[PDB]
Context: bound to proteins that are not shown
RNA sequence: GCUUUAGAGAUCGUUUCGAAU
RNA sequence: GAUAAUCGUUCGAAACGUUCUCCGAAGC
Repeated sequence: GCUUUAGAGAUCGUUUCGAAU
Repeated sequence: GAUAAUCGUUCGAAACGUUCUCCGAAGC
C1' cells in the first nucleotide's frame, strides 16, 4: 500500500417528527 | 374569529447519504 471486519469524531445535503415564538 | 394554502425564524430528535481525520483486529 490493498482487502475484509468491530469502532469513534467532524462535515454537508435531502427528507421527516416534536417543542417554542 | 376561523378554513385551507403558502413561504419563513429559534431549539431539539430521527431517516438516507457524501466528504475528511482518528482507530482495534484479520488477510496479502
The RNA (non-coding mRNA sequence roX2) from Drosophila melanogaster has 49 modelled nucleotides. The depositors describe the entry as "Crystal structure of MLE dsRBDs in complex with roX2 (R2H1)". It was solved together with Dosage compensation regulator. The work is reported in "Structural insights reveal the specific recognition of roX RNA by the dsRNA-binding domains of the RNA helicase MLE and its indispensable role in dosage compensation in Drosophila" (Lv et al., Nucleic Acids Res., 2019). The entry is indexed under Helicase, LncRNA, HYDROLASE-RNA complex. Method: X-ray diffraction, resolution 2.9 A. The entry became public in 2019.